[PDB]
C1' cells in the first nucleotide's frame, strides 16, 4: 500500500413474512417500507 | 459465500 | 463483480 473479513454508519435489490409486531391506502381481494426488531 |  | 468512509482482525 492492497484484498477479504469483523464492526459503527448509510442509498440498493433478493432470501424473511409457513421470521415477529405495528402503521397507511383500498367496501373488499389487493397494494405501500411507512415505523421498529431479527437471521442468510 | 444471497449479491 | 450493491456503493462510500473511520476503527479492529487475518492474509499478501
Nucleotide at each position: 500500500g492492497g484484498g477479504a473479513u469483523c464492526u459503527g454508519u448509510c442509498a440498493c435489490c433478493c432470501c424473511a413474512u409457513u421470521g415477529a409486531u405495528c402503521g397507511c391506502c383500498g367496501a373488499g381481494a389487493g397494494g405501500c417500507u411507512g415505523a421498529u426488531c431479527u437471521g442468510g | 459465500u444471497g449479491g | 463483480u450493491a456503493g462510500g468512509c473511520g476503527g479492529g482482525u487475518c492474509c499478501c